[PDB]
RNA sequence: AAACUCCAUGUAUUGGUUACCCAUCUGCAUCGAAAACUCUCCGAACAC
RNA sequence: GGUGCAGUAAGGCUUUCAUGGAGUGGUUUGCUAUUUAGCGUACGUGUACCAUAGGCAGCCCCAAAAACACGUGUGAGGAGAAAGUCCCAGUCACUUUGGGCAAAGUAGACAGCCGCGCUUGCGUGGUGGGACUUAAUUAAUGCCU
Numbered sequence: 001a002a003a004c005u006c007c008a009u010g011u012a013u014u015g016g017u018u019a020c021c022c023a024u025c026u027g028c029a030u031c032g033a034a035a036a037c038u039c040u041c042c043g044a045a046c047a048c
Numbered sequence: 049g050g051u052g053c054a055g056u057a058a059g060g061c062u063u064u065c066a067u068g069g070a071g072u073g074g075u076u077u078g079c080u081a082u083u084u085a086g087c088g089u090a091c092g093u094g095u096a097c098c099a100u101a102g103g104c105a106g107c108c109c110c111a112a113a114a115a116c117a118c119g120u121g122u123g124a125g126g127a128g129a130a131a132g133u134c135c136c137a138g139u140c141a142c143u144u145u146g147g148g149c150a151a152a153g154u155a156g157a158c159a160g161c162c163g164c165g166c167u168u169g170c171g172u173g174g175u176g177g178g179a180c181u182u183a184a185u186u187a188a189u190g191c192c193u
Stems, first nucleotide, its partner, number of pairs: 004071006025055004040127003072099002078087002093117001102110002133179001135178001138158003141154003146193004161174005
Other pairs, nucleotide, nucleotide, family: 010011cSS013015cWS014020tWS014062tWH015016cSS016061cHH017019cHS019059cSS024056cWW030050cWW032033cSS036121tHS037181tWS039128cWS044045cHS045123tHS046047tHS047049tWS074097cWS074113tWS078088cWW080085cWH085086cHS090121tHS095115cWW098113cSS099100cWS101111tWS105108tWS118119cSS132180cSS133184cHS134179cHS137176tWS144151tWW145147tHS160175tWS
C1' cells in the first nucleotide's frame, strides 16, 4: 500500500432438502535454485 | 502441488445482481542419556498447531507450539568465474634444519608457454596452467653428521 476469506440481506432458477460446494473418476496450463565445492544467468526444463 | 477449467453430481442440467460488517502473529523439518531438554532455524502449497505458564502483572513490558508430502536439497539441465583439491610444476634464490640431503612451501627472478609487432636481431603484453571430490584427517623423528 492495501488486498483478500465468510456472515447476513436478496434481486434471473440456484432446482432437484443424505443438499449447492463431501465432491473423486479422466484430461489440460505449474508454485527456483540445503545459506551443499556455492552465489548467479539462461531455463535442459513438462512441472522443478 | 494446490488452486483453476472441461466431460462425471448421495441434490436432475450452471456459480447469477449487489451491500455493510468480522477477520493475527509466531513455530523451520531434527539432533542431543541436559531427555519432563540444550542446541537454531530455506520457502510456494495446504496440512502441524498454538495465543500466558508465570513476573509489580488490568493493560504495556518478557515468552508457548516439530511433520509426511521423497520431498524446496534432482534431471541430461547448459554457462561463467574462482573456489577445493590427490597427482601437479625446468633452473636458481630462500624457508623448513645446528648444518646437510630428501620431501613440502614462497605474491620471488630467469625460464619456458600463449601470442603480437614492421622484420632479419629481436622487442612488446599475459607470463600459470593442467585433472575430478558430501566437511583435509596433519600417529611418529625421515635419514645422515

Description: This is an experimental structure of RNA (Taura syndrome virus (TSV) internal ribosome entry site (IRES) RNA) with a sequence from Taura syndrome virus, with 193 nucleotides shown. Among the 77 different proteins in the entry, which are not shown, are Rps5p, 60S ribosomal protein L39 and 60S ribosomal protein L3. It comes from the structure "Hypopseudouridylated yeast 80S bound with Taura syndrome virus (TSV) internal ribosome entry site (IRES), eEF2 and GDP, Structure I". Zhao et al. published it in Sci Adv in 2023: "Regulation of translation by ribosomal RNA pseudouridylation". Method: electron microscopy, resolution 2.52 angstroms. The entry became public in 2023.